[PDB]
Context: bound to proteins that are not shown
Molecule: LSU rRNA chain 11; LSU rRNA chain 10
Organism: Euglena gracilis
RNA sequence: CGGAGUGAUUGCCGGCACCGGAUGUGGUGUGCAGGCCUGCGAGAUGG
RNA sequence: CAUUGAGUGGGCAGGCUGCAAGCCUCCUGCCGGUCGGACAAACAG
RNA sequence: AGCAUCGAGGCAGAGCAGUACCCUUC
RNA sequence: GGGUCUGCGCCAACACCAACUGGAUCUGAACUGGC
Numbered sequence: 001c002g003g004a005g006u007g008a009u010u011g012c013c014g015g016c017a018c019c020g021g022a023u024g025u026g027g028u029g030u031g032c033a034g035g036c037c038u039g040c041g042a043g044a045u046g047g
Numbered sequence: 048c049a050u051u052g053a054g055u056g057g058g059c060a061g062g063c064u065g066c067a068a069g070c071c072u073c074c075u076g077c078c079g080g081u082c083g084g085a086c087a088a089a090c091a092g
Numbered sequence: 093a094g095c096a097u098c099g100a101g102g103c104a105g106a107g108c109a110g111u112a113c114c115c116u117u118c
Numbered sequence: 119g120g121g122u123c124u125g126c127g128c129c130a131a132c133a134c135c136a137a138c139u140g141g142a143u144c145u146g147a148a149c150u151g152g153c
Stems, first nucleotide, its partner, number of pairs: 002074004009068004013062001015032004019026001035059006043051004076153004094144001096143002107126004112122004
Other pairs, nucleotide, nucleotide, family: 001075tHS008069cWH020024cSS033060tWS041053tHS042052tHS108128cWS115116cSS125127cHS127130cSS146148tWS
C1' cells in the first nucleotide's frame, strides 16, 4: 500500500439564517446535524 | 455502587446520511530511488 | 523562536455559581 | 456598575490552599515516488 481507532478537519454543490463602522468582530465575515436536550438504561470492567 | 455502554420513552430540531479527500494515533509492508553536502558549513531551502 | 494564546475591574482582595435583591444611579 | 443575599458542585466521584505574577498554557514544521 492495506487494517484498526476516530468522524474530526479541509475543499466544493445548494439553500437558509445570522452578524460587523474606533482602523466594520470583513485579514472583503460567520454557522449549518443519519442530530440535540432530558429520563430509563441491557450488558461488560472495577467495589 | 462508580466507569463504560446497546438500545429505548418523551421533548426540540434537521442537507428526510450532500459530495470529494484523509488528517491524526497505532499495526504492517513491496518494488524502485537516494544514501557523494554524509564528520559542520543559512531550520537541506 | 511554533511566526499558537484577545474578559473587566481591582490591588488593604476571597474565588466561583445563582433566571435572588436594592439603587446605593446601571 | 456598586453594594446585599443564598450556597461551596465548579482540582465537575474522592483527593488542596478560601491556591492563582506568563517562572504559564497549548503544540512535536515529521521525512523518497508509486503499489